[PDB]
Context: bound to proteins that are not shown
């Protein structure tokens, strides 16, 4: 005032989902169960 | 105030 966006994705939270899942690339680094 | 770099499902909140 003439009364205006929320689907998918990212963030945070929550999470007993899953290779439908980050190199068989690499760097760094006082670092970690049970007893 | 579409979606940005492991990827498929999946709930909430929101400059």
């Nucleotide at each position: 005032a003439a009364a205006g966006g929320a689907a998918a994705g990212g963030u945070u939270a929550a999470c007993c989902g899953c290779u439908a899942u980050u190199u068989a690339a690499a760097c760094a680094c006082a670092a970690a169960a049970a007893a | 105030a579409g979606g940005u770099a492991u990827g498929c499902a999946g709930u909430a909140a929101a400059a």
Annotation:
This is an experimental structure of RNA (LSU-21; LSU-20) from Toxoplasma gondii, with 50 nucleotides shown. Entry title: Cryo-EM structure of the large subunit of the mitochondrial ribosome from Toxoplasma gondii. Among the 75 different proteins in the entry, which are not shown, are mL148, HECT-domain (Ubiquitin-transferase) domain-containing protein and Large ribosomal subunit protein bL21m. Ions in the entry include zinc. The structure was determined by cryo-electron microscopy at 2.2 angstrom resolution and released in 2025. Primary citation: Shikha et al., Nat Commun (2025), "Numerous rRNA molecules form the apicomplexan mitoribosome via repurposed protein and RNA elements".